Solved structure of RNA (23S RIBOSOMAL RNA, nucleotides 526 to 1261) from Thermus thermophilus, 672 nucleotides shown. Entry title: Structure of the Thermus thermophilus 70S ribosome complexed with mRNA, tRNA and paromomycin. An Rfam search finds the family "Bacterial large subunit ribosomal RNA" in it. Its family is annotated with ribosome and structural constituent of ribosome in the Gene Ontology. The family has 102 seed sequences and 51,934 matches in Rfam 15.1. Ions in the entry include magnesium and zinc. Method: X-ray crystallography, resolution 2.8 angstrom. The entry became public in 2014.
Context: one part of a larger RNA, bound to proteins that are not shown
RNA sequence: ACAAGCAGUCACGGCCCCAAGGGGUUGUGGCGUGCCUAUUGAAGCAUGAGCCGGCGACUCACGGUCGUGGGCGAGCUUAAGCCGUUGAGGCGGAGGCGUAGGGAAACCGAGUCCGAACAGGGCGCGUCCGCGGCCGUGGACCCGAAACCGGGCGAGCUAGCCCUGGCCAGGGUGAAGCUGGGGUGAGACCCAGUGGAGGCCCGAACCGGUGGGGGAUGCAAACCCCUCGGAUGAGCUGGGGCUAGGAGUGAAAAGCUAACCGAGCCCGGAGAUAGCUGGUUCUCCCCGAAAUGACUUUAGGGUCAGCCUCAGGCGCUGACUGGGGCCUGUAGAGCACUGAUAGGGCUAGGGGGCGCCUACCAAACCCUGUCAAACUCCGAAGGGUCCCAGGUGGAGCCUGGGAGUGAGGGCGCGAGCGAUAACGUCCGCGUCCGAGCGCGGGAACAACCGAGACCGCCAGCUAAGGCCCCCAAGUCUGGGCUAAGUGGUAAAGGAUGUGGCGCCGCGAAGACAGCCAGUCGAGUGGCGCCGCGCCGAAAAUGAUCGGGGCUUAAGCCCAGCGCCGAAGCUGCGGGUCUGGGGGAUGACCCCAGGCGGUAGGGGAGCGUUCCCGAUGCCGAUGAAGGCCGACCCGCGAGGGCGGCUGGAGGUAAGGGAAGUGCGAAUGCCGGC
Numbered sequence: 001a002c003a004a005g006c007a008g009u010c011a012c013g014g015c016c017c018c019a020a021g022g023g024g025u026u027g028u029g030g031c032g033u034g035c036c037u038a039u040u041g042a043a044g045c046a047u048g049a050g051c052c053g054g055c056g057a058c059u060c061a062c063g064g065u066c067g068u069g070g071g072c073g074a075g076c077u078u079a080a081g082c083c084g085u086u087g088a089g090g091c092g093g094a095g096g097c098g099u100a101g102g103g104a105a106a107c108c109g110a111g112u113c114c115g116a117a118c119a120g121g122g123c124g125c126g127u128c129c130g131c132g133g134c135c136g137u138g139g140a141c142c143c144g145a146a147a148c149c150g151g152g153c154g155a156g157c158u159a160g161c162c163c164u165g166g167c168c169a170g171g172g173u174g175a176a177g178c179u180g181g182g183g184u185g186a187g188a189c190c191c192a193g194u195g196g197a198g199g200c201c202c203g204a205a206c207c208g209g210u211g212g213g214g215g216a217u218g219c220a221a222a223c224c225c226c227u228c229g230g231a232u233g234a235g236c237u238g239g240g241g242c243u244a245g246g247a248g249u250g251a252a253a254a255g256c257u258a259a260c261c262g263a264g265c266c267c268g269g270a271g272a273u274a275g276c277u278g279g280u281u282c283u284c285c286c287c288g289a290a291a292u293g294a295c296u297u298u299a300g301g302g303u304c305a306g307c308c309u310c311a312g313g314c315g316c317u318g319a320c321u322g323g324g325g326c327c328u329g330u331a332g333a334g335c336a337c338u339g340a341u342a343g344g345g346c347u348a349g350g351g352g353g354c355g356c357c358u359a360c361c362a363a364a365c366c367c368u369g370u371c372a373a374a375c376u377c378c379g380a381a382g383g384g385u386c387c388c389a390g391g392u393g394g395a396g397c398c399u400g401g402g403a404g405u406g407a408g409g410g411c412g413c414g415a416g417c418g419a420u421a422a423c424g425u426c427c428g429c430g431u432c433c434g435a436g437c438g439c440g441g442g443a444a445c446a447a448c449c450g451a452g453a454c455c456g457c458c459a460g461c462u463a464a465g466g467c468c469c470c471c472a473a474g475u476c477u478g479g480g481c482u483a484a485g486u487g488g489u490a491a492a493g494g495a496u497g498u499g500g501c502g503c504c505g506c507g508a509a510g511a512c513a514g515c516c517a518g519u520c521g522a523g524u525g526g527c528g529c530c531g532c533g534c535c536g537a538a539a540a541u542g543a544u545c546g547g548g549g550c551u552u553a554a555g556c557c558c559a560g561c562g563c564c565g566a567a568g569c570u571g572c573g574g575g576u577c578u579g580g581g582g583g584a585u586g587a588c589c590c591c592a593g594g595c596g597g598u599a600g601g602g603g604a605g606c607g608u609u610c611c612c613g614a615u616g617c618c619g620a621u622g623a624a625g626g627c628c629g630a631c632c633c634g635c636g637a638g639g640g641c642g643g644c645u646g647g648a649g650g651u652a653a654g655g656g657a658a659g660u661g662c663g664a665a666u667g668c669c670g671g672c
Stems, first nucleotide, its partner, number of pairs: 008031010035048001037046001050672006060138013075097003081091003101108002111123004141279002144276001148269006159243009168233001170202003173198001177194006206230003211226004245261001247257003282605006292305005306405002308402007316393001320390009332378001333376002338372003342368004408433007416425002439450003454574004459570003465564003468548003474561001476560006487550001493535002497532003501528003575595006606661001608658005616651003625645005631640003
Other pairs, nucleotide, nucleotide, family: 018019cHS018021cWW018022cWW022630cSS026027cHS034049cWW035664tWS036047cWW039041tHS040408tSS040446tWS041437cWS056662tHH056665tHS057279tWS057662tWH058280cHS059140tWS071076tSS078079cWH080092tHS084088tWS085088tHS100101cHS100109tSS101111tSS102112tSS103105tHS103106tHS115117tHS115119tWS143277cWW145273tWH146272tWW147270tWW154245tWH154258tHS155157cHS155158tWS155243tWH155248tWS159249tSS168204cHS169203tHS173197tWW174195tWS174196tWS174197tHS175196tHS176195tHS183188tHS184186tHS205231tHS209210cHS209227cWS210227cWW215220tWS218220tHS244257tWS245264tHS246263tHS250253tWS278665cSS288599tHS289598tWH290405tSS290435tHH291434tHS309601tSS318395cSS319391tHS329330cWS329379tWS331379tHS334336cWS335372tWH337375cWS341369cWS341370cWS346364tWS347363tHS349361cWH351358tWH352353cWH352357cWW354355cHS360362tHS376377cHS403600cSS404599cSS409447tWS415426cWW418422tHS433446cSS436453tHS438567tSS440464tSS450463cSS462566tWH463565tHS464565tHS466473tWS468475tHS472564cSS475554cWH482553tWH483551tWS484551tWH485486cHS485487cHS488549tWW491537tHH492536tHS495533cWW500529cWW503527cWW504525cWW506507cHS507522tWS511518tWH545548tWH549554tWS550554tSS581589cWW582588cWW605637tSS607660cWS613653tHS619648tWS622646tWS622647tWS622648tHS623647tHS623649tSS624646tHS
């Protein structure tokens, strides 16, 4: 052991050790997409990591620049070295900053330079230590190349060559030569036999490696089986020798040169360089970006500006708003110019017979109608700026220290490009995400709706959206529509689908429908807007509006009241940072505001090793380290207390120094 999960968290309930409490476990219920990195955007089916424990990254030297803690001040200060010290400090002015700046210089001087100038205009007042931030040169936050260069080591593999040795079963074909016969004037030549030639043939050894299967953490870092090629030759093989790194060797593939050769191996220059990737360690508090412009052999880099943070200084000048004053040329609109335009008119000219005539085929010209980013007679809203006012804001402005960013993305509105395509692409204004993947809604869901999370509460009001059950709060109260499950998201175009309004007929000149037209005696034909709906409607793993299930509704439209509901706003308490005052300052309390947060900036702290304190103090009546704990103290890092273990070191206050903090670098070492 009927149940579906980032493994937890919240809540109740049960069981087990001490009791108006706590621990341990966890049955239901509620809520819940890992960490890091890189990104517009990750749970992501993008990177990294098996787990643990150790090692592991912004340093130091010298210059420089701000800030700061000190000494001294028109001055400040010493280098090297000499003298003492043996963890005493003195001495030492060479020298170096600073006291005057201008000018290329001569030179002049509170001036000077340009210039003719008695115009004008440009320049025109501290040191020494310590600590901190950042810059420069050093690897200089840390790992990582492919590669370049120097000097050596290698031909016990492999390639070639040299010396000296070996090796090749058995078969087969049957060259030249000899010999005999024939032939001829002689010859050539022809014949048999003999003979045994050959980068000749079949086929072992030996050498090789064609095709296929197997093998693929292997028997094996090239192997095994079957099958194949060569096999007296440009053959194979032992032993001894020689040739080398831009060099050798090469029946030549850039092949081979000791299991990866388009330039070997080893050591060194060496920590090459890396505008690239990865990694970068404790805590809390405050503020917090950017993904734009310009220039860049520049484009995933950089310099300056822009936006951030800190210090100091100036103090109402800020954003935004009100009232005035101009600037503007868009939306609309309009043809007055530039062009375009459909129809008619009128009419040079021009086709067709050719004088008369004939369709705007057709100039201007006049109407009727219009169109335009690069047209405008005209012209908004709105935007920009100046003035006067309001406005005390994590407003402004000035100077200076530190940055990061320079890869954006969605949505809305306005335009290009596109195809009035794209989660497309470029801009412009705004916004949100980025950094608010924190909270509520939207089924789920970065950027749509609501709303800016110091913290706690088993309190309240409300957003959005919701109130039939899953699922909190109305099966709420009127008034209508729709019968398709429409609602539960498709078009041109279609149909007496329904419900509500309209105008034209025209009906005793009593047919609108049937049977001869009388009877029949009543609402009938024709167009049209509006609400809702219907046909148009075919796709691939199993379907569904998120589901169940909805019909006088739990669908749609018009009204009313009420609940629900967020980390929003109130309530109560605690925390922290700025401002203003209390205030017998005491930093000890009131009041008013703020406190999401990546890159960053700023401020406080916690720990580790070491030195001064130490000829000290703890320490066997038990150090350090370890293992437990529901205790106490801190916002936290941590700091104490207690109990077991351990068995010899430890080190206060207050200070000073650094090899100072690890979870990730396919990190390294070890263990498992």
Description:
Selmer et al. published it in Science in 2006: "Structure of the 70S ribosome complexed with mRNA and tRNA". Among the 49 different proteins in the entry, which are not shown, are 50S RIBOSOMAL PROTEIN L2, 30S RIBOSOMAL PROTEIN S20 and 50S RIBOSOMAL PROTEIN L27.